Context: bound to proteins that are not shown
RNA sequence: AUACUGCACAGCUGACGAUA
DNA sequence: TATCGTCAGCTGTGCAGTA
Numbered sequence: 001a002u003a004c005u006g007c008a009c010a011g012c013u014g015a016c017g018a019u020a
Numbered sequence: 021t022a023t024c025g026t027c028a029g030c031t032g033t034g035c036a037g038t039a
Stems, first nucleotide, its partner, number of pairs: 004037015
């Protein structure tokens, strides 16, 4: 990407108790 | 150090329909 709204999925961040 | 829950959040790709 004429561009706006709903939905789905994925990725990422840090506070705790850490199995290790 | 280590992928576990539990709890808050954000940013990246697609589809459908344009009442």